[PDB]
Context: one part of a larger RNA, bound to proteins that are not shown
RNA sequence: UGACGGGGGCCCGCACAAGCGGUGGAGCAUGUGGUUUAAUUCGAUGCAACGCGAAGAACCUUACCUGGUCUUGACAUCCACGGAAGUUUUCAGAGAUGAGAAUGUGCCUUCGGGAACCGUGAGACAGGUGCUGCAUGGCUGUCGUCAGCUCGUGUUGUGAAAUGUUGGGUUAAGUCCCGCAACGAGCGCAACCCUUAUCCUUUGUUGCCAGCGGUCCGGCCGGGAACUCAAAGGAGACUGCCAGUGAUAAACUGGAGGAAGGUGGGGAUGACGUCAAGUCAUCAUGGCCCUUACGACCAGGGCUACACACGUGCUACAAUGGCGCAUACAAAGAGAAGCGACCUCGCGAGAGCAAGCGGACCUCAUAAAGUGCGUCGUAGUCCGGAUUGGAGUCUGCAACUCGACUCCAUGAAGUCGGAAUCGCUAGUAAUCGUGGAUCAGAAUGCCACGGUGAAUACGUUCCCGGGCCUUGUACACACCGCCCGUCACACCAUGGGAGUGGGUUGCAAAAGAAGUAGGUAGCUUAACCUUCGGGAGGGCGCUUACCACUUUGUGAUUCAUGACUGGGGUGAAGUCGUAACAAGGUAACCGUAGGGGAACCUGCGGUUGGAUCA
Repeated sequence: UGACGGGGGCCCGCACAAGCGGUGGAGCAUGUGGUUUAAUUCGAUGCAACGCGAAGAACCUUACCUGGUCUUGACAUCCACGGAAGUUUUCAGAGAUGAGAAUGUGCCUUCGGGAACCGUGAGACAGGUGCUGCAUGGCUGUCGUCAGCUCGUGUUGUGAAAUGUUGGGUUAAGUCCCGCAACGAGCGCAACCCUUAUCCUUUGUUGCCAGCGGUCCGGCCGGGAACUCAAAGGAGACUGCCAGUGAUAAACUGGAGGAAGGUGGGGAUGACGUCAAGUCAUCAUGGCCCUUACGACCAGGGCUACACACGUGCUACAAUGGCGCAUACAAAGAGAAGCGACCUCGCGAGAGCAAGCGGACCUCAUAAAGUGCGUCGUAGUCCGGAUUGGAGUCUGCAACUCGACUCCAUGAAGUCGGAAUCGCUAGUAAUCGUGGAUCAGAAUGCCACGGUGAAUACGUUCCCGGGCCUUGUACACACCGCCCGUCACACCAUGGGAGUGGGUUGCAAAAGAAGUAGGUAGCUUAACCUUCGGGAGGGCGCUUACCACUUUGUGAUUCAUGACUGGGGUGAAGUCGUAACAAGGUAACCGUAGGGGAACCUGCGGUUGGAUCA
C1' cells in the first nucleotide's frame, strides 16, 4: 500500500422478506461425463463448460476408423517439352483410377509469335483441422454498466507512500454542491445514437375511406386526401413552473399542466485492470515436428454406440381440462435453382396443373389462447402419447446403420415429484400462437414477433454479494492466506546410561642402581714425620643419608566406547486434530498449579503487546 476478519459504520442488489411459476420424480429431445468401439474426430469444465464452437453430422460436411490408392502432389509460382481448350462415348473398377474410341483444334498472331487451357518431366517447393492459447496478434467470457481507476504540477514524509480522490450534505452515479494543501486534467458516470409513447408539416401508391355518386355489397367502382398508415423533416420534458423542506446550497418531497415527469420504457454503449480465463480447429503468427507422409484422392463405416451419472429443455399427469362443431381479434418476417395461389386428385402427408410476385401489389399464411354450443364426469379416463407393427409421402445419386412427415393400429411411464434448487418487480412472470437464420431435406435449440395477462414488495432483524469510510493482522498467487504439537518412517549431532578401555594426575606408602656426603668391622698404602718399630694422612671395602628406575593401594580429571533411553535438528504432498495470527470464532500472553493422544484446557494473580461501542 493492498487483501482479509465469525471487527465497526453507512449505503445497495429478486440478497432476504412478500409473492407467482418452475427444476429435482415420469416419458421424450438435446449436450456432457463415463463405458463401449475399428473409430465412437477435435475443442469448451465452479460461478464465467455441459440445446457450448455446431445458424442445423444420411453421402457431402469430416477433421476419426477400415480398406483401396498417389507422391513437385488436391492446392501455388517457376522451367522444359508435347498437346487448343474442350465435347461425345466404351469397357474394367466400390470408387479413386486405368485402358480406349470418336469429335473439336480455336484466340492472339511483328504468317517470330504469343497466351487460354490441357497434359509430361525435373527440382526449388507445395501441403498439415500436426504440437505449444504457458511464445503470440486478433477476437471473447468474467468480476460488472460495478463507480470506480489514474496523471501533471504543488505540498507532506528519510522512505515505501500520501494528498488531490478525504470531510458535511446529496445522487443511479468520484452525481452535484459546500468545505478543503491543493490546483488542474484524463479514462470511466451522464449526455450525444437507435427504438417506443404524443403532436405538427410534407408526400398519397401497391396503403386509407370521413364526406359524396354508383354498386355485382367487395374501397368494389368514380372519386376524396379527411382518417389509419407509410417515412422524411420538425415540436415536446427542462426539476421548466408552483408550494414546502434544506446550510440564503446541491438536492429532496408534493402539486399543476401535459401523451409522457424527474434516468418516461427498452436497447446499444463495458474504465485501469483480474483470471499465464477461452480460442494455434475461423483466421494470422514465433518456435517445433511430418514431408512416397502427420500431405493428397476414393468407397464403406463412425461422430447417432448404451449396465450408468449429470446439465438444459419439450410433453404430461387433466375438468381453470380433453374432444366435436361454429365463430372473433395480431405483430413481425422471408421469397427467383425461390415463395407458389386457384382448380383437380388423395383420408392424409402430398401429387398434377398452373396465376401472381424480386413484392405496402403476389405467395408463404391458418393466428392461437379466446368465444358460443354440445359432449365427456374424476377414470390411468374421451387424461397422457411413449413404444411397436403395418401402409405411405417427400427431399436427395442415396434415407440399412441414420431424415422429416402422413395414415391405420398400438396405447408405456406419469395421478404433481426426496434431499435440494432456479427465474421473475409490469405489459414483467405465466400462458398462447407467429416468423427468421442455418438449410436439398433435417428444431422441443437459437434469434425475433405480437395475443392474453397476474401476485407481491410491511420492510431491512436475518442469509448472500457489492460499493465507500474506519479498525486489527504473524496475510502479500494476499483466508482456497498463514500456521502449532503429538504420532509414524529415514538420517544426523547431542545428553543420560549397568558399565568397559585408555591418557594425565593427587595422596599414602614401598623401593634404593650410580653418585656425593657422613661414619668406620676389616684390608691396604710412593712423596710427610719417625725413636726406623712405627705415626700421620690416603685408598679400597663396609655402613648410613639423599635419590632415579620400579611397585602397591585409593582418589581426581580427561578422552574413547556401551544394551537402552531423553530431548534436538533435517527430510515426501504420511496420520490425528486446529493451538496462534482477524474479537482467529473461549482476546492473547506472563508466572504458577492441576489435568489431558497432541497442539493445549482449567484455576489463581498479573500485563496490554486486545477487537467492539453504533
Shown are 614 nucleotides from a PDB entry: RNA (16S rRNA, nucleotides 921 to 1534) from Escherichia coli K-12. Among the 50 different proteins in the entry, which are not shown, are 30S ribosomal protein S18, 30S ribosomal protein S3 and 30S ribosomal protein S19. The structure was determined by cryo-electron microscopy at 1.87 angstrom resolution and released in 2025. The 2025 paper behind the entry is "Structural mechanism of FusB-mediated rescue from fusidic acid inhibition of protein synthesis". Entry title: Staphylococcus aureus FusB bound to the small subunit of the Escherichia coli 70S ribosome (FusB-70S:SSU). The entry also models zinc, potassium and magnesium ions. Keywords: RIBOSOME, fusidic acid, EF-G, antibiotic, FusB. An Rfam search finds the family "Bacterial small subunit ribosomal RNA" in it.